An RNA structure (Loop A and Loop B Ribozyme strand; Loop B S-turn strand; Loop A Substrate strand), in which 61 nucleotides are resolved. The PDB entry is titled "Minimally Junctioned Hairpin Ribozyme Incorporates A38C and 2'O-Me Modification at Active Site". The 2008 paper behind the entry is "Structural effects of nucleobase variations at key active site residue Ade38 in the hairpin ribozyme". It was solved by X-ray crystallography to 2.65 A. The entry also models sulfate ions. Sample source: solid phase chemical synthesis at Dharmacon, Colorado. The entry is indexed under hairpin ribozyme, phosphoryl transfer, 2'O-methyl, RNA, small ribozyme.

RNA sequence: CGGUGAGAAGGG
RNA sequence: GGCAGAGAAACACACGA
RNA sequence: UCGUGGUCCAUUACCUGCC
RNA sequence: UCCCAGUCCACCG
Repeated sequence: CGGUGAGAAGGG
Repeated sequence: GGCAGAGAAACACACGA
Repeated sequence: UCGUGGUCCAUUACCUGCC
Repeated sequence: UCCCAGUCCACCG
RNA backbone atom coordinates (compact mmCIF):
# COMPACT_ATOMS: atom_id res chain seq x y z
C1' C A 1 0.00 0.00 0.00
C1' G A 2 -3.67 -3.65 -1.25
C1' G A 3 -7.73 -7.72 0.41
C1' U A 4 -11.08 -9.23 3.70
C1' G A 5 -13.75 -9.30 8.85
C1' A A 6 -15.30 -6.37 12.68
C1' G A 7 -17.08 -1.61 13.66
C1' A A 8 -16.74 3.81 17.19
C1' A A 9 -19.01 8.64 15.86
C1' G A 10 -22.66 10.27 12.68
C1' G A 11 -26.60 9.86 8.93
C1' G A 12 -30.63 6.81 7.10
C1' G B 1 -39.13 -1.78 -2.54
C1' G B 2 -34.98 -3.80 -5.81
C1' C B 3 -31.67 -2.13 -9.66
C1' A B 4 -29.54 2.35 -12.30
C1' G B 5 -28.35 7.68 -12.54
C1' A B 6 -27.45 11.82 -9.67
C1' G B 7 -26.05 13.36 -4.59
C1' A B 8 -25.43 16.91 -0.17
C1' A B 9 -25.17 16.97 5.10
C1' A B 10 -23.52 14.81 9.84
C1' C B 11 -19.42 12.62 12.14
C1' A B 12 -14.41 10.93 12.41
C1' C B 13 -9.56 12.17 10.95
C1' A B 14 -5.68 15.64 9.42
C1' C B 15 -3.79 20.31 9.03
C1' G B 16 -4.22 25.65 10.16
C1' A B 17 -5.63 29.04 14.25
C1' U C 1 -13.63 25.95 20.44
C1' C C 2 -13.42 27.82 15.46
C1' G C 3 -11.64 27.38 10.02
C1' U C 4 -9.81 24.55 5.79
C1' G C 5 -9.21 19.79 3.68
C1' G C 6 -9.74 14.77 1.22
C1' U C 7 -9.24 9.29 0.91
C1' C C 8 -15.96 10.91 1.83
C1' C C 9 -13.72 11.03 -5.76
C1' A C 10 -18.14 8.16 -0.47
C1' U C 11 -23.68 7.17 0.30
C1' U C 12 -27.56 7.61 3.72
C1' A C 13 -31.18 11.96 3.23
C1' C C 14 -33.10 14.85 -1.43
C1' C C 15 -34.15 14.26 -6.96
C1' U C 16 -34.53 11.07 -11.73
C1' G C 17 -35.36 6.58 -14.65
C1' C C 18 -36.73 1.11 -15.00
C1' C C 19 -39.45 -2.87 -13.07
C1' U D 1 -32.43 -5.86 13.84
C1' C D 2 -30.62 -3.37 9.15
C1' C D 3 -27.83 0.02 5.21
C1' C D 4 -23.31 3.33 4.91
C1' A D 5 -17.88 3.27 6.47
C1' G D 6 -11.87 8.75 5.89
C1' U D 7 -10.25 6.94 13.02
C1' C D 8 -9.59 2.58 15.86
C1' C D 9 -9.17 -3.07 15.97
C1' A D 10 -8.31 -8.30 13.97
C1' C D 11 -6.55 -11.64 10.12
C1' C D 12 -4.31 -11.95 4.99
C1' G D 13 -0.88 -10.42 0.63